Shown are 82 nucleotides from a PDB entry: RNA with a sequence from Homo. Ren et al. published it in Nucleic Acids Res. in 2025: "A general strategy for engineering GU base pairs to facilitate RNA crystallization". Lineage of the source: Eukaryota > Bilateria > Dipnotetrapodomorpha > Haplorrhini > Homininae. Crystallisation conditions: 0.01 M Magnesium Chloride 0.05 M MES pH 5.6 2.0 M Lithium Sulfate monohydrate.

RNA sequence: GGGCAGAGCCCAACACAGCGAAAGCUGUGGCUAGACUGUCC
RNA sequence: GGGCAGAGCCCAACACAGCGAAAGCUGUGGCUAGACUGUCC
Repeated sequence: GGGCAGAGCCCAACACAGCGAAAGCUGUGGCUAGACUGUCC
Repeated sequence: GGGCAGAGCCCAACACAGCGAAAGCUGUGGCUAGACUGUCC
């Protein structure tokens, strides 16, 4: 420095991503961002 | 300007609030900040 976690679920709606000329398909979230703690690389 | 409850759905276990002896029922899910919806001052 990066990933994961700090109830659970869904992708129906919403939001954010990725592929795509577009149409669309799929994944992730559960207000968002940040720090902190734990854990892994 | 400030407080409180929320966020699409939602509780088997764990954890929090309210009432409770408990069981339950109801509303919920670490910390800080900022916005949004409802509500109160």